[PDB]
Context: bound to proteins that are not shown
RNA sequence: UAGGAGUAUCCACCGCAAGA
RNA sequence: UUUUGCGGAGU
RNA sequence: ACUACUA
Numbered sequence: 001u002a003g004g005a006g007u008a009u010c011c012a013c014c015g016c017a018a019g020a
Numbered sequence: 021u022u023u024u025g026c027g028g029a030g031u
Numbered sequence: 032a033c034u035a036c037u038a
Stems, first nucleotide, its partner, number of pairs: 003011002013028006
């Protein structure tokens, strides 16, 4: 929960510049 | 926490 | 990160 997975807390991207 | 312009990410 | 095993 929109998905995968789960009676183990996970994955589902990373940086700079400029504006709010 | 956001928008635009860019560059990337070989298990 | 991807073992020994056997044709």